An RNA: 18 nucleotides with solved positions.

[PDB]
């Protein structure tokens, strides 16, 4: 720095 | 777009 499940009225 | 546990340079 990037990013799966989840979550964000 | 943001974000808790993780993961990966």
């Nucleotide at each position: 720095g990037c990013u799966u499940c989840g979550g964000c009225u």
The depositors describe the entry as "THE STRUCTURE OF A MISPAIRED RNA DOUBLE HELIX AT 1.6 ANGSTROMS RESOLUTION AND IMPLICATIONS FOR THE PREDICTION OF RNA SECONDARY STRUCTURE". Primary citation: Cruse et al., Proc.Natl.Acad.Sci.USA (1994), "Structure of a mispaired RNA double helix at 1.6-A resolution and implications for the prediction of RNA secondary structure". The structure was determined by X-ray diffraction at 1.55 A resolution and released in 1994.